The depositors describe the entry as "Crystal structure of Archeoglobus fulgidus L7Ae bound to its cognate UTR k-turn". An RNA structure with a sequence from Archaeoglobus fulgidus DSM 4304, in which 38 nucleotides are resolved. Ions in the entry include sodium and sulfate. It was solved by X-ray crystallography to 3.09 angstrom.

Context: bound to proteins that are not shown
RNA sequence: GCCGAUGAAUGCAUGAAGC
RNA sequence: GCCGAUGAAUGCAUGAAGC
Numbered sequence: 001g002c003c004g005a006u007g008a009a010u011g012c013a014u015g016a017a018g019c
Numbered sequence: 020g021c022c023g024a025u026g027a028a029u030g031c032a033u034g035a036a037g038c
Stems, first nucleotide, its partner, number of pairs: 001038002010032004018021002
């Protein structure tokens, strides 16, 4: 710099789609 | 065309980081 509480990483479930 | 089981879309827990 970008992104993030209009929810990051993560954890648990899922397991073939998404663009 | 690219990307994807060396884990896509997803549900939920969670709550401040990630690039």